An RNA structure, in which 36 nucleotides are resolved. The 2016 paper behind the entry is "Nuclear factor 90 uses an ADAR2-like binding mode to recognize specific bases in dsRNA". Method: X-ray crystallography, resolution 3.5 angstroms. The entry became public in 2016. Protein in the same entry: Interleukin enhancer-binding factor 3.

Context: bound to proteins that are not shown
RNA sequence: CCAGCAUUAUGAAAGUGA
RNA sequence: UCACUUUCAUAAUGCUGG
Repeated sequence: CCAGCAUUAUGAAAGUGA
Repeated sequence: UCACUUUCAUAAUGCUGG
């Protein structure tokens, strides 16, 4: 460098409630 | 306008394999 799994942040789409 | 759930895109971090 290539790839996988996991966590965290920002963005978009769908559903529910106020 | 707020909360919750699902999906995707971007970024970062950790580890593994190559």